[PDB]
Context: bound to proteins that are not shown
RNA sequence: AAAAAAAAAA
DNA sequence: TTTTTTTTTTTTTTTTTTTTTTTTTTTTTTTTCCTTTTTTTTTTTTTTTT
DNA sequence: AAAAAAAAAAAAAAA
DNA sequence: AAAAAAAAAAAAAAAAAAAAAAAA
Numbered sequence: 001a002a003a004a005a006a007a008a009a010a
Numbered sequence: 011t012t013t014t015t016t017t018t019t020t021t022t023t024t025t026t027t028t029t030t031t032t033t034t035t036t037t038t039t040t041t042t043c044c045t046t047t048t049t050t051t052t053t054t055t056t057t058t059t060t
Numbered sequence: 061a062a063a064a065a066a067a068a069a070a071a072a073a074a075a
Numbered sequence: 076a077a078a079a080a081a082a083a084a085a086a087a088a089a090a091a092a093a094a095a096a097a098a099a
Stems, first nucleotide, its partner, number of pairs: 001045001004042007011099024047074014
C1' cells in the first nucleotide's frame, strides 16, 4: 500500500 | 385417354416450456486478517567400504 | 584416502 | 437469492401445392 470481511452513523 | 379426387409432404406459424441473463438507494467512519502450501525434484551432506 | 547410497534442506508448482 | 423479460427449441396443427389413382 492493495483486497476481503465485520461493526456502525444519517 | 383426360379430369377429378384422395393422399402426401412440406411450410409456416403457434404455443408452451425451458434456458439464460441481468439487476438489486446515496454518502460516511472505525477495526481485524491475509497479501500460501504441501509435493516433487534437485543438490548437498554424511557415513561406509576397499 | 577416494567413490557411492540414503537422508535432509532448498526451489518451483497448482489447487 | 428472487424477479422478470427475451431468445431458443420442440411438439403440434391447419393449409396449400404436387403426385398417383378411378372413371367416363